Context: one part of a larger RNA, bound to proteins that are not shown
């Protein structure tokens, strides 16, 4: 070689596989809001675009 | 100059590993080699790199993400100002008393000042409050017809039971007709690819008890959420234990056919057990064989539930509102057709898609 140990990256209706259901603590997880158009020199590499920044 | 992250510096043994140079003669190797022949007059030229060394520590920058703080009984930022203290130094160099002053550090009162100081109200939860809804659920109570048995009356000879029958019941009247009675289970049809419940399950009336989902909402509360090892509560049936009952059905046992046999399947009986109260057990093809929460993704025609609209029918006598029907739409459900959505090994699945263009979140499990 094997994605036949799957973090990447595997499966659970019938091939093996979802707990009878639910509540629940530990563990993971977890809505959206608070400064952004910001002198350019920090062109023409032509911008009411930039790598450059000092609202 | 909070933590996480990312970037950046320092430092991180050698061997090995990659990798530079070198004709071990190639080569694995090694750390060596080269040049110039004349004078080695002090031979000269080398080369014996480089990079990686997770994490963690430590350094300097970024601040998007992601956690977390600052005022809500203002015990509040910030300016000055009034006070009650306390200590070194100094600011008087002939000692000491210093005339002393001084800066700090607490506790206190009056103020001003700050736009003075609370985001939003999640197609996220909770709760309220409103009208409905349902075989949700627990207790009482009501009725039903039926099976059974019994009691009386009627007529009769069979009845039952089955592929065919026999066990059985029967003039001591069996089944069969009628009135009545008593028990005990059961709750038909209406009933539905219909509703409620976490599931298991749940259907004759009334009435009480507590509960729930959806749906209305310009109510409140303000992340209280999602899943969940431990843990816990419910968990048909059949078991089982204590009590009550005991009609029917019926393991178990008899039996009576069947048959080669028949411990069966068919009959007639029958106990446990089926009811109905406690207390116990924890499994079922507990099944959509399909986890739960959240999002988005084709269409159509019903369904129940709540609400909104909107011709007309019909009852509420007219009205009015409500109810029944007919036409939408919303919203939560059970579910159906149809589809080259898409998946899939196909049967299929609208989800079993949205997956090699592979990652919401989280159990349990091959």
């Nucleotide at each position: 070689a094997a994605g036949u140990u799957g973090c990447u990256g595997c499966a659970g209706u019938u091939a093996a596989a979802a707990a009878g259901c639910u509540c629940g603590u530990a563990g993971u997880u977890g809505g959206a809001u608070c400064u952004u158009g910001g002198g350019a020199g920090c062109g023409g590499g032509c911008g009411u675009c930039c790598c450059c920044g000092c609202c | 100059u909070u933590u996480a992250c990312u970037u950046u510096g320092a430092a991180a043994a050698a061997a090995u590993u990659a990798g530079a140079g070198u004709g071990u003669u190639c080569a694995a190797a090694g750390c060596a080699g080269g040049c110039c022949c004349g004078a080695g007059c002090c031979g000269c030229c080398u080369g014996g790199a480089u990079a990686c060394c997770g994490c963690a520590g430590c350094u300097a920058g970024g601040a998007a993400u992601a956690a977390u703080g600052g005022a809500a009984u203002a015990g509040g930022a910030c300016c000055g100002c009034g006070g009650u203290u306390c200590u070194a130094u100094u600011u008087u160099g002939u000692u000491g008393g210093u005339u002393u002053u001084c800066g700090g550090a607490a506790c206190u009162g009056a103020g001003g000042c700050c736009a003075u100081g609370a985001u939003u109200a999640a197609g996220a939860g909770g709760g309220a409050c409103g009208g409905c809804c349902g075989g949700g659920g627990g207790c009482a109570u009501u009725c039903g017809u039926a099976u059974u048995g019994c009691g009386c009356c009627g007529c009769u000879a069979g009845a039952g039971g089955u592929g065919a029958a026999a066990u059985u019941c029967u003039u001591g009247g069996a089944c069969c007709g009628g009135c009545g009675c008593a028990a005990g289970a059961c709750g038909g049809a209406c009933c539905a690819g219909a509703g409620c419940g976490a599931a298991a399950g749940c259907a004759u009336u009334u009435g009480c008890c507590a509960a729930g989902a959806a749906u209305g909402u310009u109510u409140u509360c303000a992340u209280u959420a999602a899943u969940c090892a431990a843990g816990a509560a419910c968990g048909a049936a059949a078991g089982u234990c204590g009590g009550a009952g005991g009609u029917u059905c019926g393991a178990a046992g008899a039996c009576g056919a069947u048959c080669a046999g028949a411990u069966a399947c068919c009959g007639u009986c029958g106990u446990a057990g089926u009811u109905c109260c406690g207390a116990c057990c924890a499994u079922a093809a507990a099944c959509g064989a399909u986890g739960c929460c959240g999002a988005c993704c084709g269409g159509c025609g019903a369904u129940g539930c709540g609400g909104c609209g909107g011709c007309g029918u019909u009852a509420u006598u007219c009205c009015c509102a409500u109810g029944a029907c007919c036409c939408g739409c919303c919203g939560g459900g059970c579910a159906g057709c149809u589809u080259c959505c898409g998946g899939g090994a196909a049967a299929c699945c609208a989800a079993a898609g949205u997956c090699u263009u592979u990652g919401g979140g989280u159990u349990c499990c091959g």
The RNA (18S rRNA, nucleotides 654 to 1164) from Homo sapiens has 421 modelled nucleotides.
An Rfam search finds the family "Eukaryotic small subunit ribosomal RNA" in it. Gene Ontology terms of the family: structural constituent of ribosome and ribosome. Its Rfam clan is "SSU clan". On this family, see Yusupov et al., Science 2001: "Crystal structure of the ribosome at 5.5 A resolution".
The sample was in a buffer at pH 7.5.
Primary citation: Holm et al., Nature (2023), "mRNA decoding in human is kinetically and structurally distinct from bacteria".
The structure was determined by electron microscopy at 2.64 A resolution and released in 2023.
Entry title: mRNA decoding in human is kinetically and structurally distinct from bacteria (GA state).
NCBI's taxonomy places the organism under Eukaryota, Craniata, Tetrapoda, Hominoidea, Homo.
Keywords: Human 80S, tRNA, mRNA eEF1A, eIF5A, tRNA selection, RIBOSOME.